The PDB entry is titled "STRUCTURE OF E. COLI THREONYL-TRNA SYNTHETASE COMPLEXED WITH ITS COGNATE TRNA". THREONINE TRNA from Escherichia coli: 76 nucleotides with solved positions. Rfam match: tRNA. Rfam's curators write: Transfer RNA (tRNA) molecules are approximately 80 nucleotides in length. Rfam 15.1 lists 5,335,975 matches to the family in 14,413 species. It is annotated as a transfer RNA. The family is grouped with related families in Rfam's "tRNA clan". For this family Rfam cites "The tertiary structure of tRNA and the development of the genetic code" (Hou, Trends Biochem Sci, 1993). It was solved together with THREONYL-TRNA SYNTHETASE. Crystallisation conditions: AMMONIUM ACETATE, PEG 4000, PH 6.5, VAPOR DIFFUSION, HANGING DROP. The structure was determined by X-ray diffraction at 2.9 A resolution and released in 1999. NCBI's taxonomy places the organism under Bacteria, Pseudomonadati, Enterobacterales, Enterobacteriaceae, Escherichia.
[PDB]
Context: bound to proteins that are not shown
């Protein structure tokens, strides 16, 4: 570098059907003191990779861009 594709919370993952982003787990606060693979209930959290667009209206479409996914090309 080249062909395709993907990019949401801290993590795995919805919403990849234009009409207000939404779950488990983490985390936070309150109980719980517990014998070998996850203890209960609550309150809350992202603005959607980045930046233009096109739309009444964008996470949803378009352009460019970074970066990762699988190859290809490279690999002192």
């Nucleotide at each position: 570098g080249c062909c395709g594709a993907u990019a949401u919370a801290g993590c795995u993952c919805a919403g990849u059907u234009g009409g207000u982003a939404g779950a488990g787990c983490a985390g936070c606060g309150c109980a719980u003191u517990c014998g070998u693979a996850a203890u209960g209930c609550g309150a809350a959290g992202g603005u959607c990779g980045u930046a233009g667009g096109u739309u009444c209206g964008a996470c949803u479409c378009c352009u460019a861009u970074u970066a990762u996914c699988g190859g290809c090309a490279c690999c002192a």